Method: X-ray diffraction, resolution 2.3 A. The entry became public in 2015. An RNA structure (23S Ribosomal RNA, nucleotides 6 to 550) from Thermus thermophilus HB8, in which 539 nucleotides are resolved. It comes from the structure "Crystal structure of the Thermus thermophilus 70S ribosome with rRNA modifications and bound to protein Y (YfiA) at 2.3A resolution".
[PDB]
Context: one part of a larger RNA, bound to proteins that are not shown
RNA sequence: AGAUGGUAAGGGCCCACGGUGGAUGCCUCGGCACCCGAGCCGAUGAAGGACGUGGCUACCUGCGAUAAGCCAGGGGGAGCCGGUAGCGGGCGUGGAUCCCUGGAUGUCCGAAUGGGGGAACCCGGCCGGCGGGAACGCCGGUCACCGCGC
RNA sequence: GCGCGGGGGGAACCUGGGGAACUGAAACAUCUCAGUACCCAGAGGAGAGGAAAGAGAAAUCGACUCCCUGAGUAGCGGCGAGCGAAAGGGGACCAGCCUAAACCGUCCGGCUUGUCCGGGCGGGGUCGUGGGGCCCUCGG
RNA sequence: ACCGAAUCCCCAGCCUAGCCGAAGCUGUUGGGAAGCAGCGCCAGAGAGGGUGAAAGCCCCGUAGGCGAAAGGUGGGGGGAUAGGUGAGGGUACCCGAGUACCCCGUGGUUCGUGGAGCCAUGGGGGAAUCUGGGCGGACCACCGCCUAAGGCUAAGUACUCCGGGUGACCGAUAGCGCACCAGUACCGUGAGGGAAAGGUGAAAAGAACCCCGGGAGGGGAGUGAAAUAGAGCCUGAAACCGUGGGCUU
Numbered sequence: 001a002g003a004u005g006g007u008a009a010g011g012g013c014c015c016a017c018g019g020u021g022g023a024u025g026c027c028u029c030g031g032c033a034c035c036c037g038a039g040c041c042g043a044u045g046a047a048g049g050a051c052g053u054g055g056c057u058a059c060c061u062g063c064g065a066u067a068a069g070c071c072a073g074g075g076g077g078a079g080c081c082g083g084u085a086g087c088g089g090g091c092g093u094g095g096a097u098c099c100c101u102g103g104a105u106g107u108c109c110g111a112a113u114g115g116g117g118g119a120a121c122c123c124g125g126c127c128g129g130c131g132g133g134a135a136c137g138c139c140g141g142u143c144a145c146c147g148c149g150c
Numbered sequence: 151g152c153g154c155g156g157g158g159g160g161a162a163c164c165u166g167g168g169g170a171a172c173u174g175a176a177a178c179a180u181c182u183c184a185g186u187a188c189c190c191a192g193a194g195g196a197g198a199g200g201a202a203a204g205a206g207a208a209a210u211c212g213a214c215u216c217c218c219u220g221a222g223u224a225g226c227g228g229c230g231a232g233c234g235a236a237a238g239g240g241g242a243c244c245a246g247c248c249u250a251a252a253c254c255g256u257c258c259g260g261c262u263u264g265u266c267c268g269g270g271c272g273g274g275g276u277c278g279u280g281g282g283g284c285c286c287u288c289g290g
Numbered sequence: 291a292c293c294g295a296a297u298c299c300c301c302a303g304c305c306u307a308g309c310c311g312a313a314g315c316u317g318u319u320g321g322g323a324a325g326c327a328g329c330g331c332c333a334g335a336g337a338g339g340g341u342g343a344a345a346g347c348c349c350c351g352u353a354g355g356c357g358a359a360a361g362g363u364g365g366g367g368g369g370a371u372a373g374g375u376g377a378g379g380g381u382a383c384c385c386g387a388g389u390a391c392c393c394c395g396u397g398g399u400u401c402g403u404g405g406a407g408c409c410a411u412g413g414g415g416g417a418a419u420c421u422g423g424g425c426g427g428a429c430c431a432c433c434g435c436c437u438a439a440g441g442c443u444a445a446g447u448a449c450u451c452c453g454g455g456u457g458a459c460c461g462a463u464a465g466c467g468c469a470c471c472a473g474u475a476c477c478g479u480g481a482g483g484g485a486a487a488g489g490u491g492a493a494a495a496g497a498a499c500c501c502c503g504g505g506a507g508g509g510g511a512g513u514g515a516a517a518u519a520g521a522g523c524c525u526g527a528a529a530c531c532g533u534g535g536g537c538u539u
Base pairs, nucleotide, nucleotide: 010539011538012537013536014535015534016533017532018531019530025524026489027488030460031459032457033456034455035454036453037452038450039449040159041158048109049108050107051064052063053062055087056086059083060082070103071102072101073100074099075098079091080090081089114123115122116121124143125142126141127140128139129138130137131136145156146155147154148153149152150151163194164192165191166190167189168188174181178228204211205210215242216241217240218239219238225233226232246442247441248440249386253273254272255271256270257269258268259267260266278420280385281384282383283381284380285379286378287377288376292374293373297370298369299368300367301366303363304362305361306360308356309355310354314329315328316327317326318325330347331346332336338350339349340348391415392414393413394412395411396410397409398408401427422437423436424435425434426433476483477482496523499510500509501508502507
C1' cells in the first nucleotide's frame, strides 16, 4: 500500500418458558317453545309494601310483639335447631326436624274507610279495661262514603 | 236507625265507550295503515253471542259460538294502491227458558167517591201450523 | 199420570302430602370400575339421573300398582225441588211507543252516494195489535219468509301469572333483562332506563409446622391420581408484556 473479521446502545426474525387475558371444549342450578293441567284474590282489609322478629345475625328466606314461629288433623320414620359452618346451648322412636290440610296470632301502610297526611306518620269521638288516675298515657271494641232494601 | 252489596288488584285473554300517526297509494287530499296502537269503563275463569220481526230462492234451512271449506269467490275501490263478505257443505259442541200485556185476586193511597185512577204483590200467560185472555162445550 | 232442571242434597272421580316396587358376585388395571375378564340373574321395569371412569341387577327411579282424617273441586252417578201438559166452538179483550214508519245527519256490512236495500240512531214528524206489522237490495204488484221496540241461558272458543310433561330448542356475548342476592348496582327531578358477575377437587383431604417478609407474597414440609387442580382455583386460545437461547444488524 491493499485486503477482510470480532463491537450491539439498542433493534429484527425464530425457539423455549412464563406473565397477562379469558376465547374454546366440556358442564348446568337457569332459560325458551309447545302441549296438558289449572284459573280469580279483596272491608273476615287484597295485590304489594314499611318496620320488626334469632343467645351471638349484614343480607336473603320464613314469620308478625304468640314474630325461622303457636294449636290440631293427615303424611313420614331418624334425625334436627333455614341458607350457615362457628361459639354457646338444646330437641327427637313417649315419633322430632320436614311435607300437606285446617285453625290461631298477624305491629304499621296500602281500596284504606274515625279524622288529617308529605304511604308506612300524626290527631280524635264513643263504650269498656289498666295505673294512685281526674288531668296524662296505654289496651280491647267501634266510628268513611256511595247504592239498594223496611 | 238497622241490614245487604259496592270500592281495590290480577300476566295475557274478553266486551263496551273513545281512538291516532308513521306507512302504503313510489308525491297527495278520498282511500290505506285500522277500528290497529293507545286511553277509559266493565267482566270473569273466561268473556262475547244466543233461541229468528234470521237467512234467501233451495217449493229450502232452522239459536249462538268456534274450526275447515265455500273464496281471494261475490262484490267494494281517486274501479288506483288496495279492501274483501254471506248463503251452502264438512266438523266441534249441543238446550233451551223467564217475563210484559188481556183477564182475576188482594193490599196500600190519591180524591174528582167509584163498576175510579194509580203503586205493590200473587195468580194467569209467553207464541208464528200465530199465540194468549174471556165465555160456553167435551176430556183429568 | 207422565216429563223434569241450568237450583239444592249425597256420592263416585279429581287436586292439594305421600307409598310399595324385580334382579350380581368374583378377579384384574386403576386414586376410583360401572372398563376388561369369568360365571350368573331380572325384565308389564333395557325412560332417565347418580355413584371416584363407561352399571338393567349399588343408589334415585322406571313398568305395574297403592293412598286422604282436613280443605278444594265434582261438567260424571244417584236423589229432591222449581217448573212442565187437552180439544174444538164463539168473543175480537191482549200480544213490549216517543217505538215502528217517513224524512234529515251518520255508523255498521263487501257496499267509498252508488239503482243503496238491510241493521243501528243524533234531530223533526209520528202509528197500529194479527183484517196488526218487519223482510226477501230503489220502487210497485204477486209470491213467500219472519214476528221488533223486556230479560236470562251451559257446552264447543280465547289466554297463560301458576303446576306439570316434552324438544333434529339455548348452553353463560347463547337462553329471559337476571343460571349468581336483578328489575338490583348504577343513571335520571321524574315517568323511565338498566348492567356485569356461573365451574378447585372424587373427597376440603382448603396446606399443621418451620423459613424470608410489617403485611402481601413466596420457599420448604404436608394433602391429592393430578397443586402452572391452591382457592386471583376445570380447560386456558389470541392480542399484549417479559426472561433465556440461535441467526442477524

Record summary
Polikanov et al. published it in Nat.Struct.Mol.Biol. in 2015: "Structural insights into the role of rRNA modifications in protein synthesis and ribosome assembly". Ions in the entry include magnesium and zinc. An Rfam search finds the family "Bacterial large subunit ribosomal RNA" in it. Its Rfam clan is "LSU clan". Crystals were grown from: 0.1-0.2 M Arginine-HCl, 0.1M Tris-HCl pH 7.6, 2.5% PEG-20K, 7-12% MPD, 0.5 mM BME.